[PDB]
Context: one part of a larger RNA
C1' cells in the first nucleotide's frame, strides 16, 4: 500500500489481526472508555562516523593592523671645531758610478753666470767609505737610458714604499638665529561668515610631521589545523624490522592471542695454508675465599660459537700460528618470493691479484634483524649539451654526501584545545532503557563430614570443605527499533504466580505447663493510619488476624501530577593560563492529539428457527458470592517444692471490614415554596414589582442522597494432602501397606444469587383462520406497529402507564405536610411599635383524593 | 415432502 482486519499457545529479524495447531463468533449500528494496532506529529536535540561546519580561548601554526624606534627625501643660515684628501728633500746596502744612495717610469742628456763640488760640518745617518744634497773658505765641477770593470740603477722631469705647515674644497661635531614651512596663537579686510585667503604682531623653529627601506613587540584581528586501531567512544597501550608457539607433517593463514629481540659491532671476530679439541666430576696438590694456579681418570660434545630464537655445526661452521687484504673491476645462463615499487640465490665468463709446495680456495661476516622512496639541496671526475660562433657559470651521465620523514609506502620536510548556543549529512554497520541469548555473579534445593554441644557428632551449628541442579534479579554480547518503541518516584485501576504475612489443618520437642521452638500439607479471601526524606529503599509513632515475595515494556503519562533529573540565569566550593569543567552543592525554570480498525462497558435495528400469534417458562452454558476479631464455662482440673500457669464442650453474643437495598427516622443539599431585611431606580405616602453571587440572613416540600436505616457472608454434607490410624508376609522374629485397612482440611462438590434457546434448537396453556387459493396466495380474522398524553423508565431508542372513560398529563375543589400571624376594620399607644379574635391566620413546588371542564375520543398500515 | 408405524 489493498483490506471480507478474533482470541490462546506457540513459531519467527529473537514482543502477530494477516503464519502453525486449537479455541470462540448470526447481520447492521448508536452512546461510553482508553488496552494494542513498537497510534499520530517532527529524515533523534542523546550517542557515534565525515580527512562536513559554526562559536569560543591560548605560551597551536602561518600572517596582519596597531605600538616602538630607526635608517634616508622634505632641509637654509652664523659659527665652534675632529678627522680625510693633491702641492716639498732624503731615507733602506748592492757589490757599482768613482768615495760601501732610494724600488723606479724617460733621460746622447741635464743642472750649471736658474753656484757643481772634498769636508770640520747639516736633514738622513749610513761594513763611521760621503753619494742626492747644500752652505763658509774658495770656486768648473757633480752627475745620466745609452757609458755603469754590478742587474736594473739617486744630473731634471713626475719623484715615492716617513717630520710637518699651509693654501681648496670637503666629510664630521657643537651652539644659535630666519628665510622657507609649522601653530584648535592674538589683532585689521574681503564679508555679513567662528569656511577660507592672507599680510600686520607674538610661539616655537630646518624641530618633528610625510613618504620608500629595515628591526621589534601584539589573539586587538584573521585564515587554518588538532592522525589512525579499538569487542561503542574516552582513558590506557601501540604503530617499522627480526625469531619462536598458535598453524590442523608443503608454503601460506587471524585476535586488544603468548614470549624474547632490533635501530649494531670487528682492521680482525674477514682471507688462506697449517695444526690443535671439553663444562662439570673424581684423583690427589706449597697459601688453597672449597674450586681459579698444578698433573691423572675420565668427560659426548653436555664444551663453545660478540649480539635474541630456532635451525645447524668435531667435514668442525669452535680454540691457536704465519703470510696478506677477494670487506676486488665489469658482468651474468637460469631460479626463489612477489598486486606493485621492493627483496634473495646463483654457475660460471673477461680482468688484474692474496695464501698454499700444488690441487686450489676467495666477490665480507655458521645463517636470518641492524633502515627511509621521491623531490630540493652539496662535493669532485666526464670523450656528452650548452643558443652566431668560442670558452664558459649552470644543466646530463658516473661516482660521493646532509638534515627531516619512527604514525617509520613518508598529506611539501610548518600544525593546540572548549562546546553544557552548538548546526547539516548519514547509521540500529555502533552506545545509554525496555525485548532476546548466557548465567560468572545473584536468589535458592539436593549430596557426602574432626567436633562445640558438661559429655552425648546428627536436639542445635557445621568449622578445612569441596560437589551436583533449577530460577536469570550487577554484568558479558550487539540479534529488532536511531524517515524517534519518548520519561523515575507518586496517584488512579488491576491480573496472574507460590518460592505461606494472617486465618485452616496436621505433627515434632533438650516442650514439667502455658510459654514456644519446629517442620509439612495447605493459593479461597484478606492484608493501615502518619511523622520525618523527591525519592526506591530507610528510620520513628501508633495500631491490626496481619501489616508476605514476586511477574505482567521493574505492569499502567494517545489515564494524571510533575517534587527528582539531561534545557538556557545565578550563587559557593575543587581543579584548570584560559575559554571551561566537576559531578559536588544550592535557588528559577512552557507535560500536545476532535478515536478509523480490534478490544472493553452499555442499549438499539435486521433476520432466522415446517400454519401465524400473546404469556408463562425449562436449562447446555455463563458470571458473582466463600474473612475476621470480642465475652461467657472449661479452669485454676491438669500441671507448678517457690512465684507461675494446661487443653478441651454450648448457645449463642454483640462487633471491625467490604457489598448490595431504601428513604420511615438523625443529618445534606432544594435557583416557580413561606418569612425577615439594606441600597437605589419606577409608577410619587404605603404597598408591589426589577437589579445588587438566587442581593443578604433565617426555615423547608416531593426526588436525588450518607454520615441515616434494614439485609448477607467459610459451613451450613460428609468426606481428602506429608500426618494419624487398623490387620498383615517376602525379609518365618519384626512389618501404618506390600495386596487390603479409617481419617485430619480449607479440599471438593453441594449449595446461595444473577443473567441465559443466535443452545442455529427446548416446552406448556390460550387465541386466530370451517374459505378463498394453482392454499403458488388474498382479502377478514388473533394480533403489532403508526400517531398523541404521559413517567414508575429514559443520552436516543427501548421498557411501563393510559387514548371518551376517566383519571394516564393539565385546570378548578379539598387535603397532608412546610413556614407562622395576610389584608380590611377594631383597640390602644406620644411615636417608633402592640396586640388578637366570634383567626396556629393568609399563602402555597413537585405529594395525595376526587372531578369531566381542556386535552389525548376518527382513521389508515401490516399480518396468517 | 420422504418413512415407518398405526389407528
Nucleotide at each position: 500500500a489493498u483490506a471480507g482486519u478474533a482470541c490462546c499457545u506457540g513459531u519467527g529479524a529473537a514482543g502477530a489481526u494477516g503464519c502453525a495447531g486449537g479455541u470462540u463468533a448470526c447481520c447492521c449500528g448508536c452512546g461510553a472508555c482508553a488496552g494494542g494496532a513498537c497510534g499520530g506529529a517532527a529524515a533523534g536535540a542523546c550517542c557515534c562516523c565525515g580527512u562536513g561546519g559554526a562559536g569560543c580561548u591560548u605560551u597551536a601554526c602561518u600572517g596582519u593592523a596597531g605600538c616602538c624606534u630607526g635608517a634616508u627625501a622634505u632641509u637654509g643660515a652664523a659659527a665652534u671645531u675632529c678627522g680625510g684628501c693633491a702641492c716639498g728633500c732624503u731615507u733602506g746596502u748592492a757589490c757599482a758610478g768613482g768615495a760601501u744612495a732610494g724600488g723606479u717610469a724617460g733621460g746622447a742628456g741635464c743642472c750649471u753666470u736658474u753656484g757643481a763640488a772634498a769636508c770640520g760640518u747639516g736633514a738622513g745617518c749610513g761594513c763611521u767609505a760621503g753619494c742626492u744634497u747644500a752652505c763658509g773658505u774658495g770656486g768648473a765641477g757633480g752627475c745620466g737610458c745609452u757609458g755603469g770593470u754590478g742587474g736594473g740603477a739617486u744630473a731634471c722631469u713626475a719623484c715615492c714604499c716617513a717630520g710637518c705647515u699651509g693654501u681648496g674644497u670637503u666629510g664630521g661635531c657643537u651652539u644659535u638665529c630666519u628665510a622657507a614651512c609649522c601653530c584648535g596663537c592674538a589683532c585689521c579686510a574681503c564679508u555679513u561668515a567662528u569656511c577660507g585667503u592672507g599680510g600686520u604682531g607674538g610661539g616655537a623653529g630646518a624641530c618633528a610631521g610625510u613618504g620608500u627601506c629595515a628591526g621589534g613587540c601584539g589573539g586587538g584581528c584573521a585564515g587554518u589545523u588538532u592522525g589512525a586501531c579499538u569487542g561503542g567512544g574516552g582513558c590506557g597501550g601501540u604503530c617499522g624490522c627480526c625469531u619462536c608457539c598458535u598453524a590442523a607433517a608443503a608454503g601460506g593463514u587471524a585476535a586488544c592471542g603468548g614470549a624474547g629481540g632490533c635501530g649494531c659491532u670487528c682492521a680482525a671476530a674477514g682471507g688462506u695454508u697449517c695444526c690443535c679439541u671439553c663444562a662439570g666430576a673424581a684423583u690427589g696438590g706449597u697459601u688453597g675465599g672449597a674450586a681459579a694456579u698444578c698433573a691423572u681418570u675420565c668427560a659426548u660434545a653436555g664444551a663453545g660459537u660478540g649480539u635474541a630464537a630456532a635451525g645447524g655445526c668435531a667435514u668442525a661452521a669452535g680454540g691457536g700460528a704465519g703470510c696478506u687484504u677477494g670487506a676486488c673491476u665489469g658482468c651474468g645462463a637460469g631460479a626463489c618470493c612477489u598486486a606493485c615499487a621492493a627483496g634473495u640465490c646463483g654457475a660460471g665468463c673477461a680482468g688484474g691479484g692474496u695464501c698454499g709446495a700444488a690441487a686450489g680456495a676467495c666477490g665480507g661476516a655458521c645463517u636470518u634483524a641492524g633502515u627511509g622512496a621521491u623531490c630540493c639541496g652539496g662535493u669532485g671526475g666526464u670523450u656528452c649539451c650548452g643558443c652566431a660562433u668560442g670558452g664558459a657559470a649552470g644543466g646530463g651521465c658516473c661516482a660521493u654526501c646532509g638534515c627531516u620523514c619512527a604514525a617509520c609506502g613518508g598529506a611539501u620536510a610548518a600544525a593546540a584545545g572548549c562546546u553544557a548556543c552548538c548546526c547539516c549529512g548519514g547509521g540500529g554497520a555502533u552506545a545509554a532503557c525496555a525485548g532476546g541469548c548466557u548465567u560468572a555473579u545473584c536468589u535458592c534445593c539436593c549430596c557426602c563430614a574432626a567436633g562445640a554441644g558438661u559429655u552425648c557428632a546428627c536436639a542445635u551449628c557445621g568449622a578445612c570443605g569441596g560437589g551436583g541442579a533449577g530460577g536469570u534479579u550487577u554484568g558479558g554480547c550487539a540479534c529488532c527499533u536511531c524517515g524517534a518503541u519518548g520519561u523515575c518516584g507518586g496517584c488512579u485501576c488491576a491480573u496472574c504466580g507460590c518460592a505461606u504475612c494472617c486465618u485452616g489443618g496436621g505433627g515434632c520437642u533438650g516442650u514439667a505447663g502455658u510459654c514456644g521452638g519446629u517442620c509439612c500439607c495447605a493459593a479461597g479471601g484478606g492484608u493501615u493510619g502518619g511523622g520525618c526524606u523527591g525519592u526506591u529503599c530507610g528510620c520513628c509513632c501508633a495500631u491490626u488476624a496481619a501489616a508476605g515475595c514476586g511477574g505482567u515494556a521493574c505492569g499502567c503519562g494517545a489515564g494524571c501530577u510533575g517534587g527528582g533529573u539531561u534545557c538556557a540565569g545565578a550563587a559557593c566550593g575543587u581543579c584548570g593560563u584560559g575559554a571551561g569543567a566537576c559531578a559536588g552543592u544550592u535557588c528559577g525554570g512552557u507535560c500536545c492529539c476532535u478515536a478509523u480498525c480490534c478490544g472493553u462497558c452499555g442499549u438499539g435495528g435486521g433476520c432466522g428457527u415446517a400454519g401465524g400469534a400473546a404469556a408463562u417458562u425449562u436449562g447446555a452454558g455463563a458470571g458473582g458470592a466463600g474473612c475476621u476479631g470480642u465475652c461467657c464455662u472449661u479452669a485454676g482440673u491438669a500441671c507448678g517444692a517457690g512465684a507461675g500457669g494446661a487443653c478441651c464442650g454450648g448457645g449463642a453474643u454483640g462487633g471491625a471490614c467490604a457489598u448490595a437495598c431504601c428513604u420511615c427516622u438523625g443529618g445534606u443539599g432544594u435557583a416557580c415554596c413561606a418569612g425577615u431585611u439594606g441600597u437605589c431606580g419606577u409608577g410619587c405616602c404605603a404597598a408591589c414589582g426589577g437589579c445588587a453571587u438566587a442581593g443578604c440572613u433565617g426555615g423547608g416540600u416531593a426526588g436525588c442522597u450518607a454520615u441515616g436505616u434494614g439485609u448477607g457472608g467459610a459451613c451450613g454434607g460428609g468426606a481428602u494432602a506429608a500426618g494419624u490410624g487398623c490387620u498383615g508376609a517376602a525379609a518365618g522374629c519384626a512389618u501404618c501397606u506390600a495386596a487390603g485397612c479409617a481419617u485430619g482440611a480449607g479440599c471438593c462438590c453441594c449449595c446461595c444469587u444473577c443473567a441465559a434457546g443466535a443452545u442455529g434448537a427446548g416446552a406448556u396453556u390460550u387465541c386466530c383462520c370451517a374459505a378463498c387459493u394453482u392454499c403458488g396466495g388474498u382479502u377478514a380474522u388473533a394480533a403489532g406497529a403508526u400517531c398523541c398524553c404521559u413517567c414508575a423508565a429514559a443520552g436516543a431508542u427501548g421498557a411501563u402507564g393510559a387514548g371518551g372513560u376517566u383519571a394516564a398529563u393539565a385546570g378548578g375543589u379539598u387535603c397532608g405536610a412546610g413556614g407562622u400571624g395576610g389584608a380590611a376594620g377594631c383597640a390602644u399607644g406620644g411615636u417608633g411599635a402592640c396586640a388578637u379574635g366570634u383567626g396556629g391566620a393568609g399563602c402555597u413546588g413537585a405529594c395525595g383524593a376526587a372531578u369531566a371542564c381542556u386535552a389525548a375520543u376518527c382513521g389508515a398500515u401490516c399480518g396468517a | 415432502a420422504c418413512u415407518u408405524a398405526a389407528u
23S, nucleotides 2045 to 2920 from Staphylococcus aureus: 871 nucleotides with solved positions. The reconstruction used 175,844 particles. It holds a match to the Rfam family "Bacterial large subunit ribosomal RNA". The literature on the family includes a 2001 paper in Science by Yusupov et al., "Crystal structure of the ribosome at 5.5 A resolution". NCBI's taxonomy places the organism under Bacteria, Bacillati, Caryophanales, Staphylococcaceae, Staphylococcus. The 2022 paper behind the entry is "Structural Studies Reveal the Role of Helix 68 in the Elongation Step of Protein Biosynthesis". The structure was determined by electron microscopy at 2.73 angstrom resolution and released in 2021. The entry is indexed under Ribosome, H68, translation, protein synthesis. The entry has 23 different proteins, among them 50S ribosomal protein L21, 50S ribosomal protein L4 and 50S ribosomal protein L20.